[PDB]
RNA sequence: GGUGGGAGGUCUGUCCCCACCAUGGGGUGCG
RNA sequence: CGCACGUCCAAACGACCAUAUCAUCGUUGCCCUGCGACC
RNA sequence: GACGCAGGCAUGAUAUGUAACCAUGCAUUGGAAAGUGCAUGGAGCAGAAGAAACACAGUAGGAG
DNA sequence: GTGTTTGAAAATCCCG
DNA sequence: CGGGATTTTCCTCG
Numbered sequence: 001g002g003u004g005g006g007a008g009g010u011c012u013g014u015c016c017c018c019a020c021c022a023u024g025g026g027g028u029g030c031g
Numbered sequence: 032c033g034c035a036c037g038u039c040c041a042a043a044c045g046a047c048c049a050u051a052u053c054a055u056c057g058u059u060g061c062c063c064u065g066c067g068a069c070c
Numbered sequence: 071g072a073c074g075c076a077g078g079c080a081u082g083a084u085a086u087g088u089a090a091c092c093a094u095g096c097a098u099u100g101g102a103a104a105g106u107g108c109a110u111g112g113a114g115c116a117g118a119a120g121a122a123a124c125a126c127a128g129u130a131g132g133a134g
Numbered sequence: 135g136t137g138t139t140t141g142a143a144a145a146t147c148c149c150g
Numbered sequence: 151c152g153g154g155a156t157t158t159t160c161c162t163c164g
Base pairs, nucleotide, nucleotide: 001021002020003019004018005017006016008015010118011117012116013115014114024040025039028035029034030033031032048087049086050085051084052083053082060079061078062077064076065075066074067073069071091112092111093110094109095108096107097106098105099104121140122139123138124137125136126135141160142159143158144157147154148153149152150151
Other pairs, nucleotide, nucleotide, family: 002043tSS007113tWS009119cWW021042cSS047088cWW059081cWS068072cWW100103tHS121122cHS127135tWW131132cSS
C1' cells in the first nucleotide's frame, strides 16, 4: 500500500480494532 | 542506476494460535528413515 | 522401472479453549503492568437513503 | 414471488 | 392499599 471482518439502525469511503499478502514481476517515457 | 505518468498479473476470502484424533482407493505431497521380494 | 511392510514432517479436516470502538463500578486473578466475569453507560465523520410483519410452492421437518 | 394488515376502552391485580 | 401495569374484550369467518 492491498484483502477479509467486529461495534457504532442500513449502503460506500474514513475513524478504532482483529487476522492475513506484498514488498515481486513485467510493456514503455525521462534523467 | 534512479524517478516513473497510469495501470495489468502475484497473492491475502468468515479468523489466528495452541491441545487430540484422524485423512487413505498411492493416498494427503515429499523425504524414501529403513526393511523385504519382482523386474 | 514397479510393489508391499514398518516411519517422519508438511499439506487438509473434525473437535476444546481462546477475537475484534470508548469510559465507570464490583468480585477475582496480579507487589505492579494488565487481564478474567458481571452490571452497565456512551458512540461518530463526509455522501446516499430507511414500510414493517405474517401467511403459503422451498432451506425440508418438528409433534401435541 | 404473490397477497393481506396495521386498536380503543374496561375490568381486574399488585408493590412502596 | 390504591393508581398504574397487565389482562380482556370487543366484531366478522364459508
The depositors describe the entry as "Structure of LaTranC complex bound to 6nt complementary DNA substrate".
An RNA from Lawsonibacter sp., together with DNA: 164 nucleotides with solved positions.
It was solved by electron microscopy to 2.96 A.
The reconstruction used 3,229,410 particles.
The 2025 paper behind the entry is "Functional RNA splitting drove the evolutionary emergence of type V CRISPR-Cas systems from transposons".